[PDB]
Context: one part of a larger RNA, bound to proteins that are not shown
Molecule: 25S ribosomal RNA, nucleotides 420 to 1442
Organism: Saccharomyces cerevisiae
RNA sequence: GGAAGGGCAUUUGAUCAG
RNA sequence: GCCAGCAUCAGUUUUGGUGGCAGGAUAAAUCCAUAGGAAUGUAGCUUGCCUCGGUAAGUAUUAUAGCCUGUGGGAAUACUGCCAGCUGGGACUGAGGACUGCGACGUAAGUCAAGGAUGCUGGCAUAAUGGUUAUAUGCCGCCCGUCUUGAAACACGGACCAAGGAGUCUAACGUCUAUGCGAGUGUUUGGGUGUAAAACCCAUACGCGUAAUGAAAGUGAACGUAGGUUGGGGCCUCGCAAGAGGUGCACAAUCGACCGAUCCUGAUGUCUUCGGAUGGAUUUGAGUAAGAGCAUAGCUGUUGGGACCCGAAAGAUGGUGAACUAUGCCUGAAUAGGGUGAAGCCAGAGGAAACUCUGGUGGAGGCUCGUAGCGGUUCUGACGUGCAAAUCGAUCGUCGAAUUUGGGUAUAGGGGCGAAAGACUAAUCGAACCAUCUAGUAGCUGGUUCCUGCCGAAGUUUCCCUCAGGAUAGCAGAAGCUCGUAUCAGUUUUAUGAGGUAAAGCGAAUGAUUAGAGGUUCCGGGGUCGAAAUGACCUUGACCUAUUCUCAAACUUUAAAUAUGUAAGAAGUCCUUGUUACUUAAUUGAACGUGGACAUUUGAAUGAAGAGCUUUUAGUGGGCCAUUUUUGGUAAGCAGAACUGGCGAUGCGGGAUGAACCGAACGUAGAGUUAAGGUGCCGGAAUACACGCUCAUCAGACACCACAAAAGGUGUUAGUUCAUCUAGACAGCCGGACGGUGGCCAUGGAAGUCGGAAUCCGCUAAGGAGUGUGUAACAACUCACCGGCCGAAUGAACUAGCCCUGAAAAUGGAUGGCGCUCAAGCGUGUUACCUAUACUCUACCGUCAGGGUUGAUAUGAUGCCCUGACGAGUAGGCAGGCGUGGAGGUCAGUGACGAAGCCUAGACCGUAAGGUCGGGUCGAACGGCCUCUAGUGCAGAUCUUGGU
Numbered sequence: 001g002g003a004a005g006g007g008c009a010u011u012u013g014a015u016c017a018g
Numbered sequence: 019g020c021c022a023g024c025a026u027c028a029g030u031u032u033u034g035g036u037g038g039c040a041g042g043a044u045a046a047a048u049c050c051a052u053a054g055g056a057a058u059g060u061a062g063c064u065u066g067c068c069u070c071g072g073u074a075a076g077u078a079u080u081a082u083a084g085c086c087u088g089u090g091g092g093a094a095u096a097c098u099g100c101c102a103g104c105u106g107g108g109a110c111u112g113a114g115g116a117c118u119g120c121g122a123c124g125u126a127a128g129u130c131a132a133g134g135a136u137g138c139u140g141g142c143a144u145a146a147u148g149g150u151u152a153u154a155u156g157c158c159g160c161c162c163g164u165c166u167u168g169a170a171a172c173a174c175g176g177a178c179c180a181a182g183g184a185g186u187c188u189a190a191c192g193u194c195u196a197u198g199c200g201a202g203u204g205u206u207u208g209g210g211u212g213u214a215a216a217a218c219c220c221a222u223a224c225g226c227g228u229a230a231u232g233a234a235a236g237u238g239a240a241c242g243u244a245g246g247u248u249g250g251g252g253c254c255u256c257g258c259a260a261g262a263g264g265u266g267c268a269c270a271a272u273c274g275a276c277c278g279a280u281c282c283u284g285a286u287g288u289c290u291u292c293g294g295a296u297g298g299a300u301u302u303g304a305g306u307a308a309g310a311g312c313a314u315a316g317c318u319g320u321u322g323g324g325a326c327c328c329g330a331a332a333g334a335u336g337g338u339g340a341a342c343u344a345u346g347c348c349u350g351a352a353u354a355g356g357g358u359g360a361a362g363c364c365a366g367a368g369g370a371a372a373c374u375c376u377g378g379u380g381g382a383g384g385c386u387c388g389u390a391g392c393g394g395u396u397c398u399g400a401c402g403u404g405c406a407a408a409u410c411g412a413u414c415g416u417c418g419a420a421u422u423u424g425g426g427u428a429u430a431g432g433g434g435c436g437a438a439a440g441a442c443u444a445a446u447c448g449a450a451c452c453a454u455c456u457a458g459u460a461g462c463u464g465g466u467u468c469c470u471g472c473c474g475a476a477g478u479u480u481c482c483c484u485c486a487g488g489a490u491a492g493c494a495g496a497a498g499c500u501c502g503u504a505u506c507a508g509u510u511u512u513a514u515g516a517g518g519u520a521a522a523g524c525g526a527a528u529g530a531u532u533a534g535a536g537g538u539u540c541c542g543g544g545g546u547c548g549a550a551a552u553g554a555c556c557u558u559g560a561c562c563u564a565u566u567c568u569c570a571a572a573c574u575u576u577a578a579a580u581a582u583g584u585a586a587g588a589a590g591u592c593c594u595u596g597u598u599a600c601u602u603a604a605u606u607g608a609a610c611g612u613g614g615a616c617a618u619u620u621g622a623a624u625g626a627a628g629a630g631c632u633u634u635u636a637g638u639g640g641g642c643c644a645u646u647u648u649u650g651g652u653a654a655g656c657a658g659a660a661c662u663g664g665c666g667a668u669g670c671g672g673g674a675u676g677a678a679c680c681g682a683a684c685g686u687a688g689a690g691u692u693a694a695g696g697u698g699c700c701g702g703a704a705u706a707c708a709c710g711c712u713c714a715u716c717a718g719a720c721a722c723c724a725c726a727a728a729a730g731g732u733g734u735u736a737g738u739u740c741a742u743c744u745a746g747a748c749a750g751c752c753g754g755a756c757g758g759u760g761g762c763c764a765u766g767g768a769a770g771u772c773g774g775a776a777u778c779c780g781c782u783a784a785g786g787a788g789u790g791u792g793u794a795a796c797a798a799c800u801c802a803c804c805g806g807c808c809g810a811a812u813g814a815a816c817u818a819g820c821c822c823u824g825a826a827a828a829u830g831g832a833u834g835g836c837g838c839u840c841a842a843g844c845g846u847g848u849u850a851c852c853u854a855u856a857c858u859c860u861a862c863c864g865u866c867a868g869g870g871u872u873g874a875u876a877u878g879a880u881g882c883c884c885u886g887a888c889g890a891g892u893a894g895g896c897a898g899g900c901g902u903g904g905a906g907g908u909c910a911g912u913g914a915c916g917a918a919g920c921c922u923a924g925a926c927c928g929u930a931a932g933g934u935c936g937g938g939u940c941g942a943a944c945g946g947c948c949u950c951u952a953g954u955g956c957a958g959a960u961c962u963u964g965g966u
Base pairs, nucleotide, nucleotide: 006158007157008156009155010154012152013151014150015149016148019142020141021140022139023138024137025136026135027112028111029110030109031108032107033106034105035104036103037101038100039099040098041097049091050090051089052088053087054086055085062077063076064075065074121130122129123128161176162175163174164173177966178965179964180963181962182961187323188322189321190320191319192318194316195315196314197313198312199311202226203225204224208220209219210218230237231236245273246272247271248270249269252265253264254263255262256261275306276305277303278302279301280299281298282297287292326465327464329462333455334454335453336452337451338450344429345428346427347426348425349424350423351422352421353419355387356386357385358383362379363378364377365376366375367374368373391416392415393414396412397411399410400409431447433443434442468899469898470897471896472895473894478491480489481488482487492638493637494635495634496633497632498631499630500629501628506625507624509623510622511586512585513584514583515582521576522574523573528570529569530568533565535563536562537561538560542558543557544556547553590616591615592614593613595611596610597609598608600607641665642664643663644662646660647659649657650656670681671680672679685862686861687860688859689858690857691856695852696851697850698836699835700834704849706848707847708846709845710844711843718838729823730822731821733820734819735818736817737816738815739814740813741812742811750807752805753804863889864888865887866886867885868884869883870882871881900955902952903951904950905949906948907947908946909945911944912943919939920938921937922936924935925934926933927932
């Protein structure tokens, strides 16, 4: 590496309120 | 404030260690003792082998091993169960917020693990935790909307975006609710007045109501405490209370009475045909019986109206077209060059004549070849988002007339015009065009705009020019109302009924049906005697008797299972004696009563989430599937019924996949445990344990379910029944397989054969008159019969496991894939383990229910709080909310120091509709709250307009 998009979860980056 | 660590607790749970008890055959066993036994026979012994102890065969029943069975004896252990026994490890949770309770421990004081977590300690104090966002990774996830039994569909709409876009208003109504007044009610036609469409005030009417009933003339609601009986909340009396008694509104059931209608009855009276008293009746009314209405407003529902929005084909009225084209008419115009050679005419020739022939000339024709013209045959050519809404090229028809054509002119829509094709009548024709009636109607297609919460269907009944539709009942929601543990109940039990299906039956009825047997014809018929015979018999149907085989949805004596009616008490039971026009021979009954007695063990079980009652209205009225019963059909993923469960309307775990199968039904989370299905790897979980079976040159591999049969196999496994066999089988190697009352037929041979009816006798451990060729011969070669060797199992028929044959289809492909062979296959058993939205416990959200709470506003009693249960959802119902334009009120609200709008992978609140804040852009208005009101919410409509 012959779609893209989505759900649950966390890693990484960026960003941010108390 | 953020993140953690340890200790001691509590709640839930998981995994170990260990203690005490109980039971059973007071485990069985082992073990010990004892009696008896044998063999897969130990010692010893006896023979035979003697690589000289290796032993082979006897014998011997404990001896120099042991075992079995029985009987006694004393325990232990397993297995199962119990402990209000003790301890260790792990995980998730920490709701609540003064006290109040129940306990425990202590002599008390108090303490405690006893109505929910505290103590101690560390680091960090910011992007570290966390949010957001983009990405990555694991697993999962089809495209919405729609009609439909069933949609991701190879069903329809949707390229995209903005803005617009669909249950409205009205008249009259039903139920329900609020409000005013109440036997009444309603000011608003109008008048008066006014700060002027407002507000305020008002007479007479009129409407509805306060009376019904009858077609009408008419008549018209108290026997009574406005009745009796049975229930009945509340109140009253007596009781600590349970209860008992009294009174009993609403409401329910029932019997009466009253009014009208109908049918009878027919008094006093009298315009002698009127009057209609009184009393009745399985008759009847939308009635009375101490009024409930009237008005306004609201949601929902109804009918008429454009009537939720958009949609016909058509129908009508009134007009406009013959610039195209059809046909007529009037007036004009247009049409090379050739071929053919009609009539008429001239001259010759032939002929006795009649007449015939030849050559010229001439220039006829809805004649012909062919230009212009007019047309449009074939290529089924080009083109076919074109040059073009009919063209282009080539080829072709016609080309001097029924020819082509300009202009003028006539004919107009159920009309014209038509050498007729339903052609043509301005790209329109099997009835033009334009406007209007008209938003024509549609039982049909499409669409129908915010959130959450609670409840939640139907595809069935009856009727319909009914079958794509309605009405009706059912199912569903809402509103409640009367009460408060009844009356009840998709259930059992006891008692008691009903039923003709399953089965059964047919030597029982009806009907079907196989076989013989016996019997009989004052008769059926074949055979043959027989004058003829109610004769003689032999034989085939009929009939009768006793038997026999087999059957039934529309047969039956019998007769289940499941399903089904009723009962199981106070509205009862018993005693007593009142009423009547009914009934009795009657002082009998019947029915309803009075009074009396009996009460929780009041009359089986289990449950009861409250029971009962009413009004009103939605959707639906295409169904479909599974198990079982079942009809048609060869069958069907076919058609049609029965009962139940499902799908539809429904996710979740499993069945790879799948509407319906298995499991299990769903608020948001945490932990534990499981269902169905699984545990080689894909993939969470034993390449677990155990006994077998199976090797496939198409193995097999888990219900529904995604197929295989008859028939076969010396494949292999188990099994059944007969047979053989240590007196020697079955194999195989081995010899012999003749003799003989000639017993016996046949004389072409027979001591077996071109055909046999079988039957004696030899030495012997051994057979037979006998086949594999058989001269035709008392005859050449065995077939088994029998030895020899042999040394222990064998033959036959059959049964059913796995495997194999039977077994042939089309793109390359499916136990889900990989692959697996003492399985990772098949059958079976045992444990462990994995995992659902299910089960258990806890928290949080909401809903329902039951409660508490006066106190000084208890800030919000619409509040606060306690307790328990519950939560799926299409069509549909109802509820509480969010949002938009505009209106009344209010915040003496915000604002040029920036209103509104718009942009903003910045922030916060809310389950969500949504709300709020910051930053950017911008330039003039705008918001919160309490109310009012609607042209009030979009993703769809081959939607509309615009843009892309």